[PDB]
Context: bound to proteins that are not shown
RNA sequence: GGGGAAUCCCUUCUGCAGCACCGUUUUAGAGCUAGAAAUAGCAAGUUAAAAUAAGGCUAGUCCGUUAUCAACUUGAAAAAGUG
DNA sequence: CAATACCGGGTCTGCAGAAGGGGCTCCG
DNA sequence: CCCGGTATTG
Numbered sequence: 001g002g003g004g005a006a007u008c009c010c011u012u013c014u015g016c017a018g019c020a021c022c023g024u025u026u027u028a029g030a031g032c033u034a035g036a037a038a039u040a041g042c043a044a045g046u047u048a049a050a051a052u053a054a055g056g057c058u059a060g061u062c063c064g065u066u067a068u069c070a071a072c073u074u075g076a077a078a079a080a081g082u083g
Numbered sequence: 084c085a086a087t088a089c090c091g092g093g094t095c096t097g098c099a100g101a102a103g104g105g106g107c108t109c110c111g
Numbered sequence: 112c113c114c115g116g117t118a119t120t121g
Stems, first nucleotide, its partner, number of pairs: 003110003008105011021093002023052006031042004055063002057060001071082004084121008
Other pairs, nucleotide, nucleotide, family: 002111cWH006107cWW007106cWW020094cWW035037tHS035038tHS053064tWS054064tHS057058cSS057059tHS058060cSS070083cWW075077tHS075078tHS
């Protein structure tokens, strides 16, 4: 020189759990008038339910997007071997 | 088939850890 | 952002 440890002040990043608000989708919220209709004129609009990875069995108020992966042979598979 | 164009769900609270500057006291 | 899916236009 290299490696390491505690304390102080800061900074960055990684992992996990628990919430909320929206968004979107289909349906519900009786459109009216004229016209056979094509259409035109007008009225209206703010809200809700439900889903939010298809889904799974292990049936929990659980799990479902990270990581890891050429091919061939042997093998259920894990894995080993092959130039 | 070709050229072209549009599109894509988003943001908190709390906890733990490693590791990077700058300092300081030490170890092997 | 990027780049693969999708539709449009042809």

Solved structure of RNA (FANCF sgRNA), together with DNA, 121 nucleotides shown. The entry also contains CRISPR-associated endonuclease Cas9/Csn1, not shown here. The structure was determined by X-ray crystallography at 2.25 angstroms resolution and released in 2022. Keywords: crispr, cas9, off-target, ternary complex, HYDROLASE. Entry title: SpCas9 bound to FANCF off-target3 DNA substrate. Pacesa et al. published it in Cell in 2022: "Structural basis for Cas9 off-target activity".